[PDB]
RNA sequence: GUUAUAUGACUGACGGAACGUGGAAUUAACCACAUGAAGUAUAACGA
RNA sequence: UGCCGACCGUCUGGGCG
Numbered sequence: 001g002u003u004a005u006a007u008g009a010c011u012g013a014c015g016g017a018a019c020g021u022g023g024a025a026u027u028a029a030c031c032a033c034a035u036g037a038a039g040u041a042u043a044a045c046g047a
Numbered sequence: 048u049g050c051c052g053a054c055c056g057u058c059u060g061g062g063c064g
Base pairs, nucleotide, nucleotide: 001045002044003043004042005041006040007039010036012058013057014056015055016054020033021032022031023030049063050062051061
């Protein structure tokens, strides 16, 4: 360096007739859940 | 150096090694 399981920080506000739902915030850029997610651990692989 | 959050733009933030 690669898969499978488990775990997983961070997962933001506005605009783009269109990428979530529900709350707020603009002296803000968050809360909850969904989603994504590097990483991490283990095991078979690999040198 | 770098890696992570649909895409683009404008902003404010973090985590990983």